Keywords: RNA; riboswitch, RNA. An RNA structure (thi-box riboswitch), in which 80 nucleotides are resolved. Rfam match: TPP riboswitch aptamer (THI element). Rfam links the family to the GO term thiamine pyrophosphate binding. A reference for the family is Rodionov et al. (2002), "Comparative genomics of thiamin biosynthesis in procaryotes. New genes and regulatory mechanisms", J Biol Chem. Released in 2006, the model rests on X-ray crystallography data to a resolution of 2.89 angstrom. Crystals were grown from: growth: 29% PEG 2000, 15 mM CaCl2, 0.2 M NH4Cl, 50 mM succinate pH 7; 0.25 mM TMP, 0.25 mM spermine, 1.5 mM MgCl2, 50 mM KCl; cryo: above with 15% w/v sucrose; 500 x 70 x 70 um crystal, pH 7.0, VAPOR DIFFUSION, SITTING DROP, temperature 295K. It comes from the structure "Crystal structure of an E. coli thi-box riboswitch bound to thiamine monophosphate". Bound small molecules: thiamin phosphate (TPS).

C1' cells in the first nucleotide's frame, strides 16, 4: 500500500406530462 | 378538477434497497440553507460554499 471480515456512520428529494 | 403516490418520468452509487455509500476524515453524511450564481418540467440538477465547523474503527489476509 491494496484487500476482506466483523461492528459501526449515513442519505431517501423533485415531478406527476 | 382538487389529493395523494402506487406505477411511472428527472439526476446519482443510492431517492427503501438481502442495496448503495462512508468509517479520522483535499471524495460518506450533516449544518450554514427557507444561501448564493446557473440551469431545468421540477429539485439538496450544475457549481460555489467546501483547505469550513461537525461527523463513524477494530480484527486478519495479501503462500
Ligand atoms: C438516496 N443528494 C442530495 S443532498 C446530497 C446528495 C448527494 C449531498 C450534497 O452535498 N440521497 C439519495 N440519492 C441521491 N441521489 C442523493 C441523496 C442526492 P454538497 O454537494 O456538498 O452540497
Nucleotide at each position: 500500500g491494496c484487500g476482506a471480515c466483523u461492528c459501526g456512520g449515513g442519505g431517501u428529494g423533485c415531478c406527476c406530462u | 378538477g382538487c389529493g395523494u403516490g402506487a406505477a411511472g418520468g428527472c439526476u446519482g452509487a443510492g431517492a427503501a434497497a438481502u442495496a448503495c455509500c462512508c468509517g479520522u476524515a483535499u471524495c460518506a453524511c450533516c449544518u450554514g440553507a427557507u444561501c448564493u450564481g446557473g440551469a431545468u418540467a421540477a429539485u439538496g440538477c450544475c457549481a460555489g460554499c467546501g483547505u469550513a465547523g461537525g461527523g463513524a474503527a477494530g480484527u486478519c489476509g495479501c503462500a